[PDB]
RNA sequence: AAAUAUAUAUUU
RNA sequence: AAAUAUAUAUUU
Numbered sequence: 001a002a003a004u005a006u007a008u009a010u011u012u
Numbered sequence: 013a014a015a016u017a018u019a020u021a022u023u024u
Base pairs, nucleotide, nucleotide: 001024002023003022004021005020006019007018008017009016010015011014012013
Other pairs, nucleotide, nucleotide, family: none
């Protein structure tokens, strides 16, 4: 770097 | 709920 999960922020 | 950003765990 990508993804799953979750948390936070914004958006719809 | 969906997306995007970051963090943490995880996989690759």